[PDB]
An RNA structure (26S delta ribosomal RNA) from Leishmania donovani, in which 149 nucleotides are resolved. Among the 40 different proteins in the entry, which are not shown, are ribosomal protein L29e, ribosomal protein L20e and ribosomal protein L31e. An Rfam search finds the family "Eukaryotic large subunit ribosomal RNA" in it. Its family is annotated with structural constituent of ribosome and ribosome in the Gene Ontology. Shalev-Benami et al. published it in Cell Rep in 2016: "2.8- angstrom Cryo-EM Structure of the Large Ribosomal Subunit from the Eukaryotic Parasite Leishmania". The structure was determined by cryo-EM at 2.8 angstrom resolution and released in 2016.
Context: bound to proteins that are not shown
RNA sequence: GGUAUCGUGAGGGAAGUAUGGGGUAGUA
RNA sequence: AACUCCCAUGCCGUGCCUCUAGUUUCUGGGGUUUGUCGAACGGCAAGUGCCCCGAAGCCAUCGCACGGUGGUUCUCGGCUGAA
RNA sequence: CUCUAAGCCAGAAGCCAAUCCCAAGACCAGAUGCCCAC
Repeated sequence: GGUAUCGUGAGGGAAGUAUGGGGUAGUA
Repeated sequence: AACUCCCAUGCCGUGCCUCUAGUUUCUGGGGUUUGUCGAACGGCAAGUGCCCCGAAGCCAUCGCACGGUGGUUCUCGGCUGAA
Repeated sequence: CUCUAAGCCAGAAGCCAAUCCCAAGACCAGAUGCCCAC
C1' cells in the first nucleotide's frame, strides 16, 4: 500500500405540542 | 384559586402489522353466466366474465406502539450599600 | 437611604448544547484483523 472490522463525531438537521380529568380544595 | 403528580384524549412525529379494516394476479377454493372443446371429468374464451370467501404482502388517526432533559441567561422578584 | 456604580442569588420561556437523524472533503497519527512480488 491493499483489504476488512469496530468506533470517534467536527459540522449540519432537530419536535413535540395542545385539551380535558382526577387530586388536595368553595380551603387569607 | 392554582402547583410535583395521577389519568386520559386530540394533533403532530417516528414506527409497526399482533388484532380490526381495506386490498387479491395465492385468478387460492368455490359458485355462476354465454360460448366452447361429442358429453360428462376437466377445462377453456369473455385482453383477469361475473360472483362469495380468501391467506401472504402491503396499508389505515380505520388498527397499533412510542415521543415527560440538563445547563445558561433576560424579563423579574431581590440582596449589600456606597456615592 | 434601594436591585448595582463594583460585589450578587434566583428563576418561565429563550438560546445553548444533549437525547435524536446524517456523518473525515473535518481527509480520523482513531483502534484493530489480515497479508505479497519485485